An RNA structure (YEAST INITIATOR TRNA) from Saccharomyces cerevisiae, in which 75 nucleotides are resolved.
It holds a match to the Rfam family "tRNA". A reference for the family is Hou (1993), "The tertiary structure of tRNA and the development of the genetic code", Trends Biochem Sci. Its family is annotated with triplet codon-amino acid adaptor activity in the Gene Ontology. Its Rfam clan is "tRNA clan". Rfam's curators write: Transfer RNA (tRNA) molecules are approximately 80 nucleotides in length. Rfam classes the family as a transfer RNA.
The structure was determined by X-ray diffraction at 3 A resolution and released in 1997.
The depositors describe the entry as "YEAST INITIATOR TRNA".
The work is reported in "The 3 A crystal structure of yeast initiator tRNA: functional implications in initiator/elongator discrimination" (Basavappa and Sigler, EMBO J., 1991).

RNA sequence: AGCGCCGUGGCGCAGUGGAAGCGCGCAGGGCUCAUAACCCUGAUGUCCUCGGAUCGAAACCGAGCGGCGCUACCA
Numbered sequence: 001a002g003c004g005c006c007g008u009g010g011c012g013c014a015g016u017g018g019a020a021g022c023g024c025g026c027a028g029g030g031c032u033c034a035u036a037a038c039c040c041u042g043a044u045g046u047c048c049u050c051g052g053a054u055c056g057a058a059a060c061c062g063a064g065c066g067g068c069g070c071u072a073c074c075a
Stems, first nucleotide, its partner, number of pairs: 001071007010024004018055001026042005048064005
Other pairs, nucleotide, nucleotide, family: 008014tWH008020tWS009010cHS009022tHH015047tWW017054tWS017056tWS019056tWS019058tHS021045tWH025043cWW031037cWH035036tSS053057tWH054056tHS057059tHS
């Protein structure tokens, strides 16, 4: 340089146009004899930026950015 995946909560991640959640954490109570279980509730987010289609996304498209990983060297 090229090619592919990925960027969403403090971490890991779902997410197919009517658009914010799961798991673990954190904080506080709650039953069973206790809990290293399981309930429960809260708090936490520029859903990487900027443009464009769209009545309308985080999702579709495009000037960009960051991150992994890979790519014959003969002729």